An RNA structure (TRNA ALA ACCEPTOR STEM), in which 22 nucleotides are resolved. It was solved by solution-state NMR. The work is reported in "Structure of the acceptor stem of Escherichia coli tRNA Ala: role of the G3.U70 base pair in synthetase recognition" (Ramos and Varani, Nucleic Acids Res., 1997).
RNA backbone atom coordinates (compact mmCIF):
# COMPACT_ATOMS: atom_id res chain seq x y z
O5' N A 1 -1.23 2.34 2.10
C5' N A 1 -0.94 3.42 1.31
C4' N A 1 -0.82 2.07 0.00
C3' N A 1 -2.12 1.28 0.00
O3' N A 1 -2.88 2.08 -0.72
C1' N A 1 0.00 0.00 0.00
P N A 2 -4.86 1.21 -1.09
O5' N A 2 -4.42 -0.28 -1.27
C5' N A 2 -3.88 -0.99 -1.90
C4' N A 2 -4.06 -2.22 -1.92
C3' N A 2 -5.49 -3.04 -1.41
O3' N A 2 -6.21 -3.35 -2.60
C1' N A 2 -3.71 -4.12 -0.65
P N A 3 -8.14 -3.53 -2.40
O5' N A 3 -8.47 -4.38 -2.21
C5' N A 3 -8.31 -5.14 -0.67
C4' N A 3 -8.19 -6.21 -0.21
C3' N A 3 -8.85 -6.96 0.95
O3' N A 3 -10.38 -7.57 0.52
C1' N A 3 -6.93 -7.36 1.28
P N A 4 -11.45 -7.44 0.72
O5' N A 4 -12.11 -8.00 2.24
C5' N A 4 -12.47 -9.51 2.19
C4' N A 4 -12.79 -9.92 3.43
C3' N A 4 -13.02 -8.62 4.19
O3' N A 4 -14.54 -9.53 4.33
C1' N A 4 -11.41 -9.51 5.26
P N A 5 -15.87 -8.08 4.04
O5' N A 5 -16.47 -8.15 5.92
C5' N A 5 -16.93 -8.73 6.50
C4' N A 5 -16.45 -8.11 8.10
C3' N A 5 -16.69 -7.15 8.55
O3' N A 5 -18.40 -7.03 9.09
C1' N A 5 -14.96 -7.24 9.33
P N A 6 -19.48 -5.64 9.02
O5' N A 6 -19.15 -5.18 9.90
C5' N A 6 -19.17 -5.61 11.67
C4' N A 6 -18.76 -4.33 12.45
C3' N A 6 -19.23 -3.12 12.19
O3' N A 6 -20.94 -2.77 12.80
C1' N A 6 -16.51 -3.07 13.08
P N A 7 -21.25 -1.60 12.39
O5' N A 7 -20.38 0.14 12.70
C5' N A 7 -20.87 0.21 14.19
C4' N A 7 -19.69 1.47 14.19
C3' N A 7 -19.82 2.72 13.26
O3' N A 7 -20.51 3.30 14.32
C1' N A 7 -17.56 1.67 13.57
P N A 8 -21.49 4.06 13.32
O5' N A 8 -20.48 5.44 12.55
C5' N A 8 -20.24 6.50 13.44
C4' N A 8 -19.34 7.54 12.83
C3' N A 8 -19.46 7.79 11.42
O3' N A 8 -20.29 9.20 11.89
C1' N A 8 -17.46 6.84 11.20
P N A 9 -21.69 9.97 10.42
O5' N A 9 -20.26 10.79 10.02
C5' N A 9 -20.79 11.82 9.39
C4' N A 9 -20.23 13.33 9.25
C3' N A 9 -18.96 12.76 8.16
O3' N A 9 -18.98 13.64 7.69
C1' N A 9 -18.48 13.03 10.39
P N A 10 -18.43 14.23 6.04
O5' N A 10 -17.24 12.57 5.86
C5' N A 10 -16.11 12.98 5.17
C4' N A 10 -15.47 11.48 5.05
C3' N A 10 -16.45 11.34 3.29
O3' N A 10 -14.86 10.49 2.58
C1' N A 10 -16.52 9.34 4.83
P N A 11 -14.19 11.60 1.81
O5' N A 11 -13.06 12.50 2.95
C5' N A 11 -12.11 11.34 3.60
C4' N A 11 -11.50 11.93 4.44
C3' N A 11 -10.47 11.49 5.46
O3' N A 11 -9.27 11.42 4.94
C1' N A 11 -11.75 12.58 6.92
P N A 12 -8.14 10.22 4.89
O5' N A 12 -8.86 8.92 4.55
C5' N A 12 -8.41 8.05 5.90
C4' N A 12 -9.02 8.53 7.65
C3' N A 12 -8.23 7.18 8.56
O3' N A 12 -7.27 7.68 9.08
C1' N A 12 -10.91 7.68 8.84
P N A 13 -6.39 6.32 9.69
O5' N A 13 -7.02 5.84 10.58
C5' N A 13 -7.02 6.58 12.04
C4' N A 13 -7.89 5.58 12.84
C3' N A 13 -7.63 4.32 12.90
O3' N A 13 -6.15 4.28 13.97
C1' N A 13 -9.52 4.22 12.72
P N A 14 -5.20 3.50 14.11
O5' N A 14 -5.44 2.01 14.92
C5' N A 14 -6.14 1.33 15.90
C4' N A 14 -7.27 0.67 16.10
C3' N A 14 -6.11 -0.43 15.42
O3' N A 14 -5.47 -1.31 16.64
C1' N A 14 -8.69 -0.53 15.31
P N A 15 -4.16 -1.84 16.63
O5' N A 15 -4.90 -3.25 16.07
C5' N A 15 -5.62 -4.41 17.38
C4' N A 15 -6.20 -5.30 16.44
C3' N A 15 -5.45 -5.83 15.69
O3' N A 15 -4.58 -7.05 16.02
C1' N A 15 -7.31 -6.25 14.49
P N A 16 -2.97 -7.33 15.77
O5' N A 16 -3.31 -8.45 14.85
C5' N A 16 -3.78 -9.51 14.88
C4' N A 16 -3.86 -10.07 13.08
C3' N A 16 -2.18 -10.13 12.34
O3' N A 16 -2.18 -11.30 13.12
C1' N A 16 -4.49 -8.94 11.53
P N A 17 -0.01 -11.14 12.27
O5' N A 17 -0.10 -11.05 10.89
C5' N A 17 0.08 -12.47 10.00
C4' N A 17 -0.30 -12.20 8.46
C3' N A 17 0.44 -11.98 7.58
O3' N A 17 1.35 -13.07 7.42
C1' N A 17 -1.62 -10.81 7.35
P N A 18 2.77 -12.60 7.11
O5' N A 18 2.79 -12.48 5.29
C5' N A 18 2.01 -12.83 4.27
C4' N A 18 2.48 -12.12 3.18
C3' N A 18 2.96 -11.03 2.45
O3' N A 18 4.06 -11.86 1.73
C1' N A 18 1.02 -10.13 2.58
P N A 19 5.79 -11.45 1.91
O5' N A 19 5.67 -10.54 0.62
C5' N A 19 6.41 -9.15 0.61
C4' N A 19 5.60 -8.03 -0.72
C3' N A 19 6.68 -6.89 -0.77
O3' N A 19 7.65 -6.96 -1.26
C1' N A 19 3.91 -6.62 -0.83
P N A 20 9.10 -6.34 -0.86
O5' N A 20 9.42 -5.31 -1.89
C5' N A 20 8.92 -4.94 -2.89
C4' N A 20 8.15 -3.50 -3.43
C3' N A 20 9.08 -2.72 -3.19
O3' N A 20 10.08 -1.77 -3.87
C1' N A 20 6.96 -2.55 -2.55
P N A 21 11.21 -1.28 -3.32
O5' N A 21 11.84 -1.44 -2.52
C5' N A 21 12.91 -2.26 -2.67
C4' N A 21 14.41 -2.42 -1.04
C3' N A 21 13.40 -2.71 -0.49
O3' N A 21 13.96 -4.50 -0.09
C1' N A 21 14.11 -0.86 0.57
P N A 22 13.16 -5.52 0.52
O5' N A 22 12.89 -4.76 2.00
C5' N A 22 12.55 -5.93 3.12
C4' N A 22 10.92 -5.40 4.27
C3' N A 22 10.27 -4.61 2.88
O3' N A 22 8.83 -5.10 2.78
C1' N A 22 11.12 -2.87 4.57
RNA sequence: GGGGCUCUUCGGAGCUCCACCA